Context: one part of a larger RNA, bound to proteins that are not shown
């Protein structure tokens, strides 16, 4: 010289950003109030505050219940149940979760990982009527691993 | 060498659903107006029948004359008429029959949706035996 | 054959939360695995066995449910209110109007009549507006007029 | 009887019948006086008198006299105050050219200033009679005496009450009186 | 007298009831229903022959285009 | 009045002024910029 | 009179921030780590 790594510059193609916020999700977070006072409880993990999404969200596929002659994601519903459950100056009060009846419900799948391969991938041109799940070119990304194939619903 | 995917792309081609427009019957029958366009025969029937009038109204101390007043019939009766329509809105009073509704059906139609994962050509993918 | 999520789960302290109570869940810090006989859960703490589920730290996923002061487009309607009610608003209502400002925030049905047919014309008045007349079925239905109550006032007659 | 109305709220014209009200007082004077009100009130001096009393020391009043306080109720001759008679004058700053007239300075500001108001700062007036308290007596029992008392009398306070003085008839004056009317 | 108080009839002010309701609250359903740098949502100007508000619109402004409708719109006016 | 010009429904085409998240830079300022494409130019050149 | 048009107007698109991708393989920095 050059390369690669770490960082800039400027084309170029696109996103954010605000509004809504009734219901949901996250954090935040009170006091009145009641305990016939009041500091712990209470109100209440509520109101105010912040941020965020959707027609719904959210959860969901067992490191789950259960101890049964066993059930079987998540939700949600009546019950369990104001419980002879617990938890409270055990005072004031607060307080579920298994089973069961049902609503739904074709409901199950993708990845990493381990074996066998190893670009068979992905972006862009460009031709097929065709920014094709496709043909062919392209170091341009990518081996500091994109893809394929098998894992119990399987052999 | 058997099929198979409309959720691979390109090209169509249909039926429906949906959406939007059109889409129904019978009286403005008969009676006139202040007083019968009112009623009465006491359960139905008679009754498709008989029967009629206590408004010669009333208008403000009384009486007599003299003027002046009754909007529209979805009211009444009294004959019909639809109803798969009686659905209750409007119309100058209460309206099935005056209007407009209230069926069944018709027409049309970017895509998306729903039909032997609706049907066909081409590419492309793909099952098991 | 061969392994399947590590600063993770767990411990300690310390806040919080829960009905979870020698500590349900989470957070900060500190230190911190196991997988050769693993790990977690089995609601009273610790050591040990023994049995039962079940396999965490990585993602997608439709219906049932929520709309407790949202919205599009349409619909069904109520033993509600009925203009001091019922939304603040039934009206050119978040409007007049108020406040530097965050905000606060109404009265009010134009309900005349069927139909304006909304009183032409005369006369007095300087007009308003009155006295005739006319429309209407009505005009104490004449205009922001259905009805028009109470209270209170005016007037004639009486007591 | 008369007269003058008046009459239901959807008309207008006659006549009815009710009903209402008026129908004898008006106007001027003078004057009663029931009731209410209510007002005069203290000092000093003179004089008695250096008296009475009193050993002295001291040391009064009363009939009257003249004043004053405090308070009524008026008044404006007098003197004082007050002046927007802005009356004369004077006298300052601006101002109409000066002068003369003025004028502004909410009455410019001095001075004197009539009227009228007013000052115990000025002048005026400011009463008579009773019932009785307290008291103290007559007469006189009760109780042959006595006794202001039990019956009866008398004199009797700034009290009270009335005269005087204020307002007066919702005090209804049948108190006089002028004039018109009305009945006569 | 009068002032004032009563009653009754009639006006006056005042806008209460009634009856009427193109509004309100409430419940409950339907769905190829959820906005904006392709510049929203709120803010402002500002469009009619007449036009203050409102409503609708945006210099194409009380509209333009297109597609059903089938003879208006309305205070006047202009078009037809 | 048969689309072709009513009126009304509805929506597929289009319009859609200054802002606002506003986003060249600023604002009680209807201001001022740098590419870069475009008009309109009665001076001056050219016929 | 034409076409041209200097200053001067007049419109119309781009032109924040920050971020992902990207450059038919764009332009650098770097006593990073190497290699000629």
């Nucleotide at each position: 010289a050059g390369a690669c790594c770490u960082g800039a510059g400027u084309g170029u193609g696109g996103c954010a950003g605000g509004a809504c916020u009734a219901c949901c999700c996250g954090c935040c977070g009170a006091a009145c109030u009641u305990a016939a006072g009041c500091a712990u409880a209470u109100u209440a993990c509520u109101c105010a505050g912040c941020g965020g999404a959707g027609g719904a969200a959210a959860a969901g596929a067992a490191a789950a219940c259960a101890a049964c002659c066993g059930u079987g994601a998540u939700u949600c519903u009546c019950u369990c149940a104001g419980u002879g459950a617990g938890c409270g100056g055990c005072g004031a009060g607060c307080g579920a979760a298994g089973a069961g009846g049902g609503a739904a419900c074709g409901a199950a799948c993708u990845c990493g990982u381990u074996g066998c391969c190893g670009a068979a991938u992905c972006g862009g041109g460009u031709c097929u009527u065709a920014c094709a799940a496709g043909g062919c070119c392209u170091u341009g990304a990518g081996u500091u691993g994109u893809g394929g194939c098998a894992c119990a619903a399987a052999u | 060498g058997u099929g198979u995917g409309g959720u691979u792309g390109g090209u169509g081609c249909a039926g429906g659903a949906g959406u939007g427009g059109c889409g129904a019957a019978a009286u403005u029958c008969a009676a006139g107006c202040g007083a019968a366009a009112a009623g009465c025969a006491a359960a139905c029937c008679c009754g498709u029948u008989g029967c009629u009038g206590a408004a010669u109204a009333c208008a403000a101390c009384c009486c007599u004359u003299c003027a002046u007043g009754u909007g529209a019939g979805u009211a009444u009766u009294g004959a019909g008429c639809c109803a798969a329509a009686g659905a209750a809105g409007g119309u100058g009073u209460u309206a099935g029959c005056c209007c407009a509704u209230u069926g069944a059906g018709c027409c049309a139609u970017a895509a998306a949706c729903c039909u032997g994962a609706g049907c066909g050509c081409c590419u492309c993918a793909u099952g098991a035996a | 054959a061969a392994g399947c999520g590590a600063g993770u789960a767990g411990c300690a302290c310390u806040g919080u939360u829960u009905g979870g109570g020698a500590a349900u869940g989470c957070a900060g810090u500190g230190u911190c695995a196991a997988g050769u006989u693993g790990g977690c859960a089995g609601g009273u703490a610790u050591u040990u066995g023994u049995c039962u589920g079940c396999c965490a730290a990585a993602g997608u996923u439709a219906a049932a449910u929520a709309c407790a002061g949202a919205g599009u487009a349409g619909g069904a309607a109520g033993a509600c209110c009925g203009a001091u009610a019922g939304c603040g608003a039934a009206c050119a209502a978040g409007u007049a109007g108020c406040g530097u400002g965050a905000g606060c925030g109404a009265a009010a049905g134009u309900u005349u009549g069927a139909a304006a047919a909304g009183c032409a014309c005369u006369u007095u008045g300087g007009a308003a507006a009155g006295a005739g007349a006319g429309u209407g079925a009505a005009a104490u239905a004449g205009a922001a007029c259905c009805u028009g109550a109470a209270g209170u006032c005016g007037u004639g007659a009486c007591a | 009887g008369u007269g003058a109305g008046a009459u239901u709220g959807u008309g207008a014209a006659g006549g009815g019948a009710u009903c209402u009200c008026g129908c004898a007082g008006g106007u001027a004077u003078c004057g009663u006086g029931a009731g209410g009100g209510a007002a005069g009130u203290a000092u000093g001096g003179g004089g008695u008198a250096g008296u009475a009393c009193g050993a002295g020391a001291g040391g009064a009043a009363c009939u009257c006299c003249c004043a004053u306080g405090c308070c009524g109720u008026g008044c404006c001759u007098c003197u004082a105050g007050u002046u927007u008679c802005u009356g004369g004058g004077g006298u300052u700053u601006g101002u109409c050219g000066a002068a003369c007239g003025g004028c502004a300075a909410g009455u410019g500001c001095c001075c004197c200033g009539a009227a009228g108001c007013c000052a115990u700062c000025g002048c005026a007036c400011g009463g008579u009679g009773g019932u009785u308290c307290u008291c103290g007596g007559c007469u006189g029992a009760a109780c042959g005496c006595c006794u202001c008392u039990a019956a009866g009398c008398c004199a009797g306070a700034a009290g009270c009450c009335a005269a005087u003085c204020c307002c007066a008839a919702g005090a209804c004056c049948a108190g006089a009186u002028g004039c018109c009317c009305a009945c006569u | 007298a009068a002032c004032g108080u009563g009653u009754c009839g009639c006006g006056a002010u005042g806008g209460a009831u009634g009856a009427c309701u193109u509004g309100g609250c409430u419940u409950c359903c339907u769905a190829u229903u959820u906005c904006g740098u392709u510049g929203a949502a709120g803010a402002a100007c500002g469009c009619a022959g007449u036009a203050a508000a409102g409503u609708g619109c945006g210099a194409u402004a009380a509209g333009u285009g297109g597609u059903a409708u089938c003879a208006a719109u309305u205070g006047c006016a202009g078009a037809a | 009045a048969u689309u072709c010009a009513a009126u009304u429904a509805c929506c597929g085409a289009a319009u859609c002024u200054u802002u606002g998240a506003a986003c060249g830079c600023a604002a009680a300022c209807g201001g001022c910029g740098c590419a870069u494409g475009g008009g309109a130019g009665a001076a001056g050149c050219u016929c | 009179g034409u076409g041209u048009c200097a200053u001067c107007c007049c419109c119309g698109u781009g032109c924040a921030u920050g971020c992902c991708a990207u450059a038919u393989u764009c332009u650098c920095a770097g006593u990073g780590u190497c290699g000629a």